[PDB]
RNA sequence: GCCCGGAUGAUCCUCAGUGGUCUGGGGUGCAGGCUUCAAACCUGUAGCUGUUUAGCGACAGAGUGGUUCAAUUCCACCUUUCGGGC
Numbered sequence: 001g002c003c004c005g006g007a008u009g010a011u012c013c014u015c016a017g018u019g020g021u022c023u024g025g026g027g028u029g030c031a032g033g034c035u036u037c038a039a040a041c042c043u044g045u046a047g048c049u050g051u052u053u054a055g056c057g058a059c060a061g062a063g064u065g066g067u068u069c070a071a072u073u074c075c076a077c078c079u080u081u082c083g084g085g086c
Base pairs, nucleotide, nucleotide: 001086002085003084004083005082006081007080009078012027013026014025015024016023017022020069028046029045030044031043032042033041048061049060050059051058052057063077064076065075066074
Other pairs, nucleotide, nucleotide, family: 008079cWW018072tWW019068tWS020021cHS034040tWS035039tWW036038tHS053055tHS053056tHS067071tWH068070tHS
């Protein structure tokens, strides 16, 4: 220096799954519930930047772009990293 491959990145963490607007198991915080004398546990929920809301939420983005009616999923690039070849 070039090429190939894996891992990587902004949807809490982790392991899986999935072309149908995401899903399941486990973990941790929070909110509400709730059994016990005590210990436990259950349901919902999750970060960032903006927008919107009395509030809780809700909405928009998701490294860049492609394919598609539809992308977390498929493809290509890019970033970080790890390995292999010329």
An RNA structure (tRNA(Sec)) with a sequence from Mus musculus, in which 86 nucleotides are resolved. An Rfam search finds the family "Selenocysteine transfer RNA" in it. The literature on the family includes a 2000 paper in FEBS Lett by Mizutani and Goto, "Eukaryotic selenocysteine tRNA has the 9/4 secondary structure". The family is grouped with related families in Rfam's "tRNA clan". Rfam links the family to the GO term triplet codon-amino acid adaptor activity. Method: X-ray crystallography, resolution 2 angstroms. The entry became public in 2011. Keywords: Metal binding by RNA, RNA hydration, structural flexibility, tRNASec, tRNA fold, translation, SerRS, SecS, PSTK, RNA. Ganichkin et al. published it in Plos One in 2011: "Crystal structure analysis reveals functional flexibility in the selenocysteine-specific tRNA from mouse". The PDB entry is titled "Crystal Structure of Mouse tRNA(Sec)". Crystallisation conditions: 0.1 M MES, pH 5.2, 10 mM magnesium acetate, 2.0 M ammonium sulfate, VAPOR DIFFUSION, SITTING DROP, temperature 293K.